HMKT-7 with a sequence from Haloarcula marismortui: 38 nucleotides with solved positions.

Context: bound to proteins that are not shown
């Protein structure tokens, strides 16, 4: 350098939908 | 058609970390 609070990445429930 | 049960997305929860 880059992507990130317009939510990272993880976790529980759900378990076949997004584009 | 690409992507997906080796988890797609959608609800909680956590609340800054992933490249």
């Nucleotide at each position: 350098g880059g992507c990130g609070a317009a939510g990272a990445g993880c976790c529980g429930g759900c378990g076949a939908g997004c584009c």
Background:
It was solved together with 50S RIBOSOMAL PROTEIN L7AE. Primary citation: Huang and Lilley, Nanoscale (2016), "A Quasi-Cyclic RNA Nano-Scale Molecular Object Constructed Using Kink Turns". NCBI's taxonomy places the organism under Archaea, Methanobacteriati, Halobacteria, Haloarculaceae, Haloarcula. Crystallisation conditions: 0.2 M AMMONIUM ACETATE, 0.01 M CA CHLORIDE, 0.05 M SODIUM CACODYLATE PH 6.5, 10% W/V POLYETHYLENE GLYCOL 4000. It was solved by X-ray diffraction to 2.87 A. It comes from the structure "Association of four two-k-turn units based on Kt-7 3bG,3nC, forming a square-shaped structure".